Solved structure of RNA with a sequence from Methanosarcina mazei Go1, 70 nucleotides shown.
Method: X-ray diffraction, resolution 2.35 A. The entry became public in 2017.
The entry is indexed under PylRS, tRNA, aminoacyl-tRNA synthetase, LIGASE-RNA complex.
Taxonomically the source falls in Methanosarcina mazei (Archaea, Methanobacteriati, Methanobacteriota, Methanosarcinales).
Protein in the same entry: Pyrrolysine--tRNA ligase.
The PDB entry is titled "Crystal structure of the tRNA binding domain of Pyrrolysyl-tRNA synthetase bound to tRNA(Pyl)".

[PDB]
RNA sequence: GGAAACCUGAUCAUGUAGAUCGAAUGGACUCUAAAUCCGUUCAGCCGGGUUAGAUUCCCGGGGUUUCCGC
Numbered sequence: 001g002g003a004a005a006c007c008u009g010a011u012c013a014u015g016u017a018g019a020u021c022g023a024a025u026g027g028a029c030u031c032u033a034a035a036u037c038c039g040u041u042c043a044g045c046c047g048g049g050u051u052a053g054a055u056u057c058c059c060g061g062g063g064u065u066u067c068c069g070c
Stems, first nucleotide, its partner, number of pairs: 001068007009021004016052001022042007045061005
Other pairs, nucleotide, nucleotide, family: 008062tHS013055tWW014056tSS015051tWS015053tWS018044tWH019043tWH029035tWW030033tHS030034tHS050054tWH051053tHS
């Protein structure tokens, strides 16, 4: 220099409001504790296409991993 796969709290999933975990926070309870539980909140790496509707399909960039090559 070239090819494929994937994407930013984690793992996974995904064209008709993603999920689980984890964390932050309020409350209940408690002994103004611990434990436990409940409520609330936290997402699509970037820039475009396509679409009624896309994190989701297509192209491009960047990055990581694996593989091919002077």